[PDB]
Context: one part of a larger RNA, bound to proteins that are not shown
């Protein structure tokens, strides 16, 4: 120890309370919201009706409406949110895929450019670690696949959302595509969350119906605000069924109260929860579920507590009497002393002797069962009932354990029909009795307008008329946090030596002054200084031979680039001459810096070409300190998968072998999937007989929709459905 | 009508004997 | 034991070559070798799979896969069972300074309770 209150000399210390909205049957709930300020942000309508007036059989400033009307006023009904749809634009600088027209591809090996091998530029993305508000809205390290092609790449064209483009992944069309973005319609439209602002009083609700109904609604019952009358609950006999049927109702006078019906308005509610008692289902199970009668939701008890029990309620008092209720309750012992008789009674049965079962219970002793236990093969043998001695008191007996750490502490006792203890009741005073949705009622904050009023105004009339709450909007402020992160290689004499790493120089597009030269830097960019290619000011500056810009029409010309001899198949970019005209005349205009561009950055990242590997560029450490855990690398005794989903990752290794799939090389889910998915050689199936923009300058050996994947051996019956040809 | 599966698609029973 | 055979029934026609426990419903860790100390893996037999099967293709087979399973040779810090040093990062001075996030907080423990898992209640420490 909700942060306060109640107080006190005295801040604590003491002693009493489960943040607030929303939601909901119920919320401290560990259900939603908010870090805090401040400013903005959310109830609109006059049909019927009530209220205050005019005037009245009429009333209104015209049209109309009247069996007390009729005219006027005044009283009323938000706000923020999708996915979608629909029309017109705008996009192929990404990426799909095509059309021009350029460009790369080094060695090594093979007679070889062979969708052969190795392996680089160069393309891609296998695996694994790091990274996750990164370096980076998909990367960086290592490790991988291709690497004369179905290859990669430049610049410029096409093709647009009812669409395009697909080697179908329903892929991709500009950092969210099962269908692009914009701005319209448009304040789309949410029976569904979420919000919804001043003070105080009256009164105040739990679900019967029908419903694409059960997250809603409309009625009906309750129930608020007005009004007019009566009788209203309560409630003795008497009354209400036939077979058996309990607690009980129904329905009336008296009699206790003051309620209750009707007629005018109105809405909310219509997703209940336990408790008792009837019964149903389920397990005579739930904090189960279904009805039907009651009851409750203290601020006072049951420690804590929504339904249990005690009470109903205002506002004061440093008074009082009281109500429920603080927890107690237990459970025991068994004791002598003796024991022979017919007779092992009959049947039975090995055997049966009391005592395996059946019959019988007789009869000596004073007293002992033709036997109640145990025992035995079946005898034996053990104790029980009977005396004999005695004392007598009893019988109806109980029941293991949970996981964080036992749960006030303590107690045999000074007298109790207590004491103590509430919102209950008294008592002194009043301004005189709780409350969610809805409904009624009196006041009032702040503007502004009519007259007042002067400094703060009071009467009326009007409205953008009052925020503690929408992941509310916008500005500024905290908190995490001075916390993650960020940078500059050393000495010196101030540019000079060292000490280390390697995307260097051009030009294409493409950015604009960011370039230069003086100067200045408190604080603006630099993720920090130092100083300054990147900040601020002033001044300057690339100079054409090289780039751009630079004819027409006529004829002749089958005869590839590939070190080109000559070929190959897939059949190949690019023009010379000869002829008829072309202004004819110095100097034309126009790009010429750079550290640079695309990725919000002075981005570990994307970017075309020709020479280079250094002769050119340029630092991995701000200062220490040597801790954990984290990332990388190095190295390891013995042993070597015994780790684990799997030899993933690592390796002083780098070979072998078997299976399912996919024939192959290839192509895809950009940004979790590269595969067996797709394509494909090849085989088979429909469909076509033909002219200026596709297919096609083609013509059934061709050409378009498709199937199934080479090769080898196969391809097996089946026209009934349905197609679909004719 | 008829035709056509290298079109969409199918291609069994039950019980008795060696 | 099973059925080459038989009868009946109903179809358009009755599933054949193959190949099979499979990337093939289920039984299901099918049965059996091989493999290994050991095996639901892996491979080879069997095999009604009652739900295979021949261009919605059936079977063998080379080369070849950054598919997918399995043995083995080697290698080793994968692991028995961790161990040293070294670098970023780290902690401490000096610079410059961000992010989800927060009702308020003077923000223990335990056992009860309770919208049924308490730092806020309740009895304790």
């Nucleotide at each position: 120890g909700c942060a306060a209150a109640g107080a006190u000399u005295a801040c604590c210390c003491c002693u009493u309370c489960u943040a607030c909205c929303u939601u909901u049957u119920g919320c401290a709930u560990a259900a939603u919201g908010g870090u805090u300020u401040a400013a903005c942000c959310a109830g609109a309508a006059a049909a019927a009706a009530u209220c205050u007036a005019a005037c009245a059989a009429a009333g209104a400033g015209a049209a109309c409406u009247u069996u007390a009307g009729c005219u006027a006023g005044a009283u009323a009904c938000c706000c923020c949110g999708a996915a979608a749809c629909c029309a017109g634009a705008c996009g192929a600088g990404c990426u799909a895929c095509c059309c021009a027209u350029g460009a790369g591809c080094a060695g090594u090996u093979u007679a070889a450019a062979a969708g052969a091998a190795c392996c680089a530029a160069c393309u891609c993305a296998u695996c694994u670690a790091u990274g996750u508000g990164g370096c980076a809205a998909a990367a960086u390290a290592g490790u991988g696949a291709g690497a004369a092609g179905a290859c990669u790449u430049g610049u410029a064209g096409g093709u647009a959302g009812a669409g395009g483009u697909g080697a179908a992944a329903a892929g991709c069309c500009u950092a969210a595509c099962g269908a692009g973005c914009c701005u319209g319609g448009u304040g789309a439209u949410a029976g569904c969350u979420g919000g919804u602002u001043g003070u105080c009083c009256g009164a105040g609700a739990a679900a019967g119906a029908a419903u694409u109904u059960u997250a809603g609604u409309u009625c009906a019952a309750c129930c608020u605000u007005a009004a007019a009358a009566a009788u209203a609950c309560c409630c003795c006999a008497a009354a209400a069924a036939c077979c058996c049927u309990a607690a009980a109702u129904u329905c009336c006078a008296a009699u206790g109260u003051a309620u209750u019906u009707u007629u005018a308005a109105g809405a909310g509610a219509u997703a209940g929860u336990c408790u008792a008692a009837a019964a149903a289902g389920g397990u005579a199970c739930a904090g189960c579920u279904u009805u039907u009668u009651a009851g409750a939701a203290a601020c006072g008890g049951a420690u804590a507590c929504a339904a249990c029990c005690u009470u109903g309620a205002c506002u004061a008092g440093a008074g009082a009497g009281u109500a429920a209720a603080u927890c107690u309750u237990a459970a025991u012992a068994c004791u002598a002393c003796c024991a022979u008789a017919g007779u092992a009674g009959g049947c039975c049965u090995a055997a049966a002797a009391g005592c395996a079962g059946c019959c019988a219970u007789c009869a000596a002793u004073u007293g002992a069962g033709a036997a109640a236990g145990c025992g035995u093969u079946a005898a034996a043998g053990c104790u029980c009932a009977a005396c004999a001695a005695a004392u007598u008191c009893a019988c109806c007996a109980a029941c293991a354990u949970a996981a964080u750490c036992c749960c006030a502490a303590a107690a045999a006792c000074u007298a109790a029909u207590a004491a103590c203890a509430a919102a209950c009741u008294c008592c002194u005073a009043g301004c005189c009795c709780a409350a969610u949705a809805c409904c009624g009622g009196a006041c009032u904050a702040a503007u502004c307008u009519a007259u007042u009023g002067a400094a703060a105004c009071a009467u009326a009339g009007a409205a953008g008329c009052a925020a503690u709450a929408a992941u509310g909007u916008u500005a500024a402020u905290a908190u995490g946090a001075g916390u993650a992160a960020c940078a500059a290689g050393a000495a010196g004499c101030c540019u000079u030596u060292c000490u280390c790493c390697u995307c260097g120089c051009a030009c294409a597009c493409g950015c604009u002054u960011a370039c230069a030269u003086c100067a200045g830097u408190a604080a603006c960019u630099a993720a920090u200084a130092a100083u300054a290619u990147a900040c601020u000011g002033a001044u300057a500056a690339u100079u054409a031979a090289c780039a751009a810009c630079c004819a027409a029409u006529a004829a002749a010309c089958c005869a590839a680039a590939a070190c080109a001899a000559c070929a190959c198949u897939a059949a190949a970019a690019c023009g010379u001459u000869u002829a008829u005209u072309a202004a004819u005349u110095a100097c034309a205009u126009u790009g010429u810096u750079a550290a640079c561009c695309c990725a919000a950055c002075a981005c570990a990242g994307g970017a075309g070409u020709g020479c280079a590997c250094c002769a050119a560029g340029g630092a991995a450490a701000g200062a220490u300190u040597a801790a954990a855990a984290g990332a990388a690398g190095u190295a390891a005794a013995a042993g070597g998968a015994a780790c684990u989903c799997g030899g993933c990752a690592a390796a002083c290794a780098c070979a072998a072998a078997c299976c399912c799939c996919g024939c192959c090389u290839g192509u895809u889910u950009a940004c979790c999937a590269a595969a067996a998915a797709c394509a494909u050689c090849a085989c088979c199936u429909c469909u076509a007989g033909c002219a200026u923009u596709a297919c096609u300058a083609g013509u059934a050996u061709u050409a378009g929709a498709g199937g199934c994947a080479a090769u080898g051996c196969c391809u097996g019956c089946c026209c009934a459905g349905u197609g679909a040809c004719a | 009508a008829g035709u056509u599966u290298a079109a969409c698609g199918g291609c069994c029973g039950c019980g008795g004997u060696a | 034991c099973u059925g080459a055979c038989c009868g009946u029934g109903c179809a358009a026609a009755g599933g054949u070559a193959g190949c099979a426990u499979a990337a093939u419903c289920a039984c299901u860790u099918g049965u059996u070798c091989u493999c290994c100390a050991a095996a639901u893996a892996a491979g080879g037999a069997c095999u009604u799979g009652u739900a295979u099967g021949a261009a919605u293709g059936g079977c063998c087979a080379c080369a070849c896969g950054a598919g997918g399973g399995u043995u083995u040779u080697a290698c080793u810090g994968u692991c028995u069972c961790u161990u040293a040093c070294u670098u970023c990062c780290a902690a401490u001075c000096a610079g410059u300074g961000a992010a989800a996030u927060u009702a308020a907080c003077c923000u223990u423990c335990c056992c009860g309770u309770g919208a049924a898992g308490a730092g806020g209640c309740g009895g304790g420490a």

Record summary:
The PDB entry is titled "Structure of the large subunit of the mammalian mitoribosome, part 1 of 2". Solved structure of RNA (MITORIBOSOMAL 16S RRNA, nucleotides 161 to 1033) from Sus scrofa, 869 nucleotides shown. The 2014 paper behind the entry is "The Complete Structure of the Large Subunit of the Mammalian Mitochondrial Ribosome". The reconstruction used 141,675 particles. It was solved by electron microscopy to 3.4 A. It holds a match to the Rfam family "Archaeal large subunit ribosomal RNA". Rfam links the family to the GO terms ribosome and structural constituent of ribosome.